[PDB]
Context: bound to proteins that are not shown
RNA sequence: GGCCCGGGGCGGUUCGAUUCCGCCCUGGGCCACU
Numbered sequence: 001g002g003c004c005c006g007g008g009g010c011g012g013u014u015c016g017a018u019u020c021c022g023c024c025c026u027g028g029g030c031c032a033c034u
Stems, first nucleotide, its partner, number of pairs: 001031012
C1' cells in the first nucleotide's frame, strides 16, 4: 500500500441519512513483497 473490525469529528446529496457519495483524526486485526 490493499482488505476486515472499531472510536471521534465533518462536508455534500436527500422529503427524509447512522443507513447514499465523500473528507479529516484514530485504535485493532489480516494480506501481498521471501
Solved structure of RNA (tRNA (34-MER)), 34 nucleotides shown. The work is reported in "Molecular basis for maintenance of fidelity during the CCA-adding reaction by a CCA-adding enzyme" (Toh et al., Embo J., 2008). Ions in the entry include magnesium and sulfate. Method: X-ray diffraction, resolution 2.5 angstrom. The entry became public in 2008. It comes from the structure "Complex structure of AFCCA with tRNAminiDCU and ATP". Crystallisation conditions: 50mM HEPES, 20% PEG 3550, 0.2M Tri-lithium citrate, 80mM NH4SO4, pH 7.5, VAPOR DIFFUSION, temperature 293K.